[PDB]
Context: bound to proteins that are not shown
RNA sequence: GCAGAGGUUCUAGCUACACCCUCUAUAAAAAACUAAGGACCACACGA
DNA sequence: CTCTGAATCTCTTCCTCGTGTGGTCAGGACG
DNA sequence: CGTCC
DNA sequence: GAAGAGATTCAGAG
Numbered sequence: 001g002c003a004g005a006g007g008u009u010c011u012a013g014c015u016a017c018a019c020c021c022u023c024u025a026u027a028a029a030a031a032a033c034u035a036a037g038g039a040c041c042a043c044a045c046g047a
Numbered sequence: 048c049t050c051t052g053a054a055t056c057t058c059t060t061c062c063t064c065g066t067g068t069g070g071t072c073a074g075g076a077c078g
Numbered sequence: 079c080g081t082c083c
Numbered sequence: 084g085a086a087g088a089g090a091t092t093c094a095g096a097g
Stems, first nucleotide, its partner, number of pairs: 004023004012034002039071009048097003053092009075082004
C1' cells in the first nucleotide's frame, strides 16, 4: 500500500494470491522475508 | 395405386470412483 | 533466421 | 455383442 521507483539482503521485489516504509518524478537510517505452469489412449489392479 | 403394417437399416448408449505403469501430427529443407 | 508445404 | 428406438424403405390388399 493498488498507477512507478528506491531502501538495508541476494539479479530482481511496484500487493503478482503474494511480506515492511516513503512520495508524485527525488533514492536511503532499518531487523523477520520471496517465484504466480502442466492433456488424451492403452494396460494392470482395488472396492 | 396409395397407403397399412412390417421388415430393414441406422443411431445411441451399455456404473462409478480410485491407484500403479507405459505410449501418443510424425515440417524439413530452402529463400 | 523465418517460412511453406 | 446387444438391446432397444426410430427413421426408412416397402409392401398386400382392396